[PDB]
This is an experimental structure of RNA (23S rRNA, nucleotides 930 to 1544) from Staphylococcus aureus subsp. aureus NCTC 8325, with 607 nucleotides shown. Ions in the entry include zinc and magnesium. Entry title: Staphylococcus aureus FusB bound to the small subunit of the S. aureus 70S ribosome (FusB-Sa70S:SSU). The entry is indexed under RIBOSOME, fusidic acid, EF-G, antibiotic, FusB. Gonzalez-Lopez et al. published it in Nat Commun in 2025: "Structural mechanism of FusB-mediated rescue from fusidic acid inhibition of protein synthesis". Released in 2025, the model rests on cryo-EM data to a resolution of 2.22 angstroms. An Rfam search finds the family "Bacterial small subunit ribosomal RNA" in it. Rfam links the family to the GO terms structural constituent of ribosome and ribosome. Rfam 15.1 lists 42,628 matches to the family in 10,626 species.
Context: one part of a larger RNA, bound to proteins that are not shown
RNA sequence: UGACGGGGACCCGCACAAGCGGUGGAGCAUGUGGUUUAAUUCGAAGCAACGCGAAGAACCUUACCAAAUCUUGACAUCCUUUGACAACUCUAGAGAUAGAGCCUUCC
RNA sequence: GGACAAAGUGACAGGUGGUGCAUGGUUGUCGUCAGCUCGUGUCGUGAGAUGUUGGGUUAAGUCCCGCAACGAGCGCAACCCUUAAGCUUAGUUGCCAUCAUUAAGUUGGGCACUCUAAGUUGACUGCCGGUGACAAACCGGAGGAAGGUGGGGAUGACGUCAAAUCAUCAUGCCCCUUAUGAUUUGGGCUACACACGUGCUACAAUGGACAAUACAAAGGGCAGCGAAACCGCGAGGUCAAGCAAAUCCCAUAAAGUUGUUCUCAGUUCGGAUUGUAGUCUGCAACUCGACUACAUGAAGCUGGAAUCGCUAGUAAUCGUAGAUCAGCAUGCUACGGUGAAUACGUUCCCGGGUCUUGUACACACCGCCCGUCACACCACGAGAGUUUGUAACACCCGAAGCCGGUGGAGUAACCUUUUAGGAGCUAGCCGUCGAAGGUGGGACAAAUGAUUGGGGUGAAGUCGUAACAAGGUAGCCGUAUCGGAAGGUGCGGCUGGAUC
Numbered sequence: 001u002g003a004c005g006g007g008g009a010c011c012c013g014c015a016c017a018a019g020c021g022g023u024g025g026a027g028c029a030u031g032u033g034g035u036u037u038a039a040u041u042c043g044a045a046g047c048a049a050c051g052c053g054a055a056g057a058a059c060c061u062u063a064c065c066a067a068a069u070c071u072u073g074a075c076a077u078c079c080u081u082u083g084a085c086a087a088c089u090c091u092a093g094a095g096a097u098a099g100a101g102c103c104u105u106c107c
Numbered sequence: 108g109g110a111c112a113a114a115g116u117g118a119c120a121g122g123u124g125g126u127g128c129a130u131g132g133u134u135g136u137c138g139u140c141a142g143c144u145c146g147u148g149u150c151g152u153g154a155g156a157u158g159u160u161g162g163g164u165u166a167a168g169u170c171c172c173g174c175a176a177c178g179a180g181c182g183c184a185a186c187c188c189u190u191a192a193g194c195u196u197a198g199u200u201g202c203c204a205u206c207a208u209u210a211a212g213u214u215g216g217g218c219a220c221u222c223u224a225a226g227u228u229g230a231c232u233g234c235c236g237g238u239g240a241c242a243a244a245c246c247g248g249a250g251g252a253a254g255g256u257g258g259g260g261a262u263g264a265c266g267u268c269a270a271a272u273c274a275u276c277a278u279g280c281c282c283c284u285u286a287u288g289a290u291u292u293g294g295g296c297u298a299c300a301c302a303c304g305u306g307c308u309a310c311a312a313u314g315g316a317c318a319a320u321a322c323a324a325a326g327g328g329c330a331g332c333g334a335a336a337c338c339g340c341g342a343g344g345u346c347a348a349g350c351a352a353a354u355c356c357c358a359u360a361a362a363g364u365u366g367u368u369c370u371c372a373g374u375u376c377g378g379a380u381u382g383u384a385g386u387c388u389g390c391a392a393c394u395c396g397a398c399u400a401c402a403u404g405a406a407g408c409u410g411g412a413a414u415c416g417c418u419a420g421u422a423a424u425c426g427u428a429g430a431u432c433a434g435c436a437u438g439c440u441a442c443g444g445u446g447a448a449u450a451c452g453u454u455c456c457c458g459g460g461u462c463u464u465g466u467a468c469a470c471a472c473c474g475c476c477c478g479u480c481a482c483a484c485c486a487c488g489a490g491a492g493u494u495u496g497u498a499a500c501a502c503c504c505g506a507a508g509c510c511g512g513u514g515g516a517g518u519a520a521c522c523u524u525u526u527a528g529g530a531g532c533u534a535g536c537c538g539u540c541g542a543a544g545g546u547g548g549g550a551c552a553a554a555u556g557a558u559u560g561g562g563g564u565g566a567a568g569u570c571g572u573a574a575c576a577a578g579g580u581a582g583c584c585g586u587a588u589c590g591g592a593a594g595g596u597g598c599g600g601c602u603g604g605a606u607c
Stems, first nucleotide, its partner, number of pairs: 001469002003466003007463007015453002019417005026308008034299002042053002064294007073119001077118002080114004088101005121283002124281003130277002132272003135268001137266001142181006148157003161172003187260004192228007201218003206215002231254001234248005310410001314369007326357003331350002336345003376407001381402007423445007472578001474575001477571002480568001482565004487560003492555006500547004508540001510538004516533003521529003581602009
C1' cells in the first nucleotide's frame, strides 16, 4: 500500500425475512460424465461447462470410422499449348469415376 | 488483338493438424458495482500520501458545505430506442358517428372517431407548504396521462480470472505433404449396467370428456403464403382465388363464459410403451424424421436429505409468432390474455460498497504455520569397554665419563744411591653422580565401541491445528504439574492485547 479477520461503524442487493410457485421423487426430451464402440468428431468444466459452440446431424452438414480411390491435387496464381469445355445422352460402377457417343459455344 | 475454358509440367496448393501458456479480434465474469485514475502543487529520507478524507445528502466518486489542495479524465447521470397523454399534418389497403346499402365497412360517401407515423407539447424537483446548515437534499401537497433517474431496453470504467475461442476468421512458430491433403458409398455423432444439469407432461373434481359461445398482440410470405370448394375418421390429397402486403394468405388464439355428463379411483386421472394400418417431406425415413387413425394403457396418489425463481402487469398460468429449415423443437428469441400473495424489518445467511482497526498474510485466509510419529542420509553427544599416544612422577638397576678413595701389581725423565730404595705416576679395585632400560600408581589426549540421545537435511508420508485476525479460550515470560503431538491447567508477572 493491499488483502484478509469466527474486528468495528455505516449502507445496499429477491441476501434474508414475509409470501407465491417450483426443482430433488415418476415417465419422457435434451446436454454432460462414465462406460461401450471401427468410429461413438472436436470444443466448453464451480459460481462464470453441462437445451452450451449447434438459429434445424436421415444423405449433405461431418470433422470421426470403414471400405473403395487420387497425387500441381477438391481450391488459387503464374507458365506452355489448344479451342469450343460440354448441358446432354448409353455402358460398367455403391458412387466417386472410367470408356464409348457426340457436338453443339469463343470475343 | 481477344476474351474464357481445357491438356502437361513445375513454381505451388491443402490441413476444422499442434500451441488460446506466442498472438490479433471477439466474449464471459466480479457488476451497470461506483468506482478507477492522472497533471500541477504540497507533505513524507522513502515506499507513499493528499486530492478521492470529514459534516450532511444521493440510485450514484450524486450534490452541497468545509478542507493543501487546485483542476482534469474514464466511469455515474444525461443525450438514444421502446412504453404510458395531447396537438398539427395526412387519410389508404386504416376507421365508420353522421345516412342509404350489404351476409359482411360491403359499397355510395365521410375522415368524426380509431389507427397509422412524421413533426411538435409534456416531467425540470418546475410550483406551493413545511424540515434542513441562508446549502444540497427530505417529507407532504397542487396540477397533470404520467412525479421525483415515471416502466423497460441499449449502453458495462481501471482492472481480475496466463478465464473461453488457433474449429468463424486471422496470425508467430511447429508439424504433415503419392499424406495429418483430396473424392465417393455406408456407418457413427442417435451406443446404454449407470451418475448429474436443464426442461417437458402428470399424479384429477380449482378436474376429465362433450357441446355451444367471446376477447389479442407481435411476426412471416415468390415462387412463397395459399383461401374457398370437393374428398378422407384424421394426419392429408385434389383443384385453385387472392396476394411481393395496413389489401390476400399463414390464422378460428387459448385460458375464458354458459350448459350436459362423469363422481374420488390408479379412475371417463395420466399417456409412457408396443402392435398394426396410414400421411407428408425427401434421392432415400433400416440404423435414425415429423404427424395421423385404431388398439394397447407404464410409472405416477404431489415427492428424503437438499435446492431454485420472482417485489406488479411481476410470479403463476394460457395460448401466439419468428429465426434455422426439404422435413424435423418439450430448445431459443419475441407476443399478448388472465393475473395474484407478501415486504414488520435488517439480528441472521451470501455478495458487494465506504471509513476505521489488528496482522507473523502479499500467487495475498483455498494465506501462513507448530510439534510428535514414520523412512533415508549427515554431523555431533553419551556409552560396558578397547586401542594408541604424550608429558611427568616414585622406585629398581645402571654404561660411558669426570671427580673422590685405594692401590697389593707395574713403572724412562726427580731425589738418595745403583744387580737398588724413596717420591711421583699408572693398571686394577671401590664409591658418588649418571644415559638407557625395568616396575608401579596416577594425569592428559586421540581413535574406536554393542547400544542410545537430541540436532540437521531430504517426497506432495501419518496425526492433529498450537501461533499469526478477538486466530475463534488474547498472547507471551518465570515456575509447577499433566498429556500421542503440538500443547493444557494452576500461581505470579508483562503489553510487545483487549470490541462495545